An RNA, together with DNA: 45 nucleotides with solved positions. Entry title: elongating RNA Polymerase II-Bye1 TLD complex soaked with AMPCPP. The structure was determined by X-ray crystallography at 3.6 angstrom resolution and released in 2013. Crystals were grown from: 5-7% PEG6000, 50 MM HEPES PH 7.0, 200 MM AMMONIUM ACETATE, 300 MM SODIUM ACETATE, 5 MM TCEP, VAPOR DIFFUSION, HANGING DROP, TEMPERATURE 293 K. Among the 13 different proteins in the entry, which are not shown, are DNA-DIRECTED RNA POLYMERASE II SUBUNIT RPB3, DNA-DIRECTED RNA POLYMERASE II SUBUNIT RPB7 and DNA-DIRECTED RNA POLYMERASE II SUBUNIT RPB4.
Context: bound to proteins that are not shown
RNA sequence: UCGACCAGGA
DNA sequence: CTCAAGTACTTTTTCCTGGTCATT
DNA sequence: AAGTACTTGAG
Repeated sequence: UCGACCAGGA
RNA backbone atom coordinates (compact mmCIF):
# COMPACT_ATOMS: atom_id res chain seq x y z
C1' U A 1 0.00 0.00 0.00
C1' C A 2 2.35 1.40 -5.20
C1' G A 3 2.85 -2.03 -9.46
C1' A A 4 6.24 -4.27 -12.29
C1' C A 5 8.70 -8.60 -13.43
C1' C A 6 9.25 -13.72 -12.62
C1' A A 7 7.50 -18.35 -11.16
C1' G A 8 3.02 -21.39 -10.58
C1' G A 9 -2.79 -23.60 -10.22
C1' A A 10 -7.72 -25.67 -12.97
C1' DC B 1 -6.49 11.45 -64.16
C1' DT B 2 -7.86 5.38 -63.16
C1' DC B 3 -6.07 1.96 -60.09
C1' DA B 4 -1.68 -1.00 -58.50
C1' DA B 5 0.98 -1.00 -54.46
C1' DG B 6 3.09 0.90 -50.28
C1' DT B 7 1.85 3.01 -46.11
C1' DA B 8 0.21 2.69 -41.21
C1' DC B 9 -3.19 0.41 -37.16
C1' DT B 10 -5.30 -2.99 -34.03
C1' DT B 11 -6.70 -6.95 -32.10
C1' DT B 12 -4.93 -11.60 -29.62
C1' DT B 13 -9.63 -17.22 -23.14
C1' DT B 14 -11.23 -17.06 -17.92
C1' DC B 15 -10.64 -16.88 -12.88
C1' DC B 16 -6.78 -18.05 -8.89
C1' DT B 17 -2.05 -18.54 -5.77
C1' DG B 18 3.47 -16.61 -3.94
C1' DG B 19 8.19 -14.25 -4.34
C1' DT B 20 11.41 -10.51 -5.43
C1' DC B 21 12.69 -6.09 -6.96
C1' DA B 22 12.82 -0.40 -6.91
C1' DT B 23 10.25 2.90 -5.53
C1' DT B 24 6.11 5.19 -4.75
C1' DA C 1 -1.89 -12.09 -39.29
C1' DA C 2 -5.64 -9.61 -41.67
C1' DG C 3 -8.33 -6.44 -42.27
C1' DT C 4 -8.91 -1.20 -42.86
C1' DA C 5 -7.89 3.22 -44.53
C1' DC C 6 -5.59 5.98 -46.43
C1' DT C 7 -1.56 8.21 -49.23
C1' DT C 8 1.70 7.62 -53.01
C1' DG C 9 2.52 6.75 -57.89
C1' DA C 10 2.26 5.07 -62.61
C1' DG C 11 -0.12 5.46 -67.48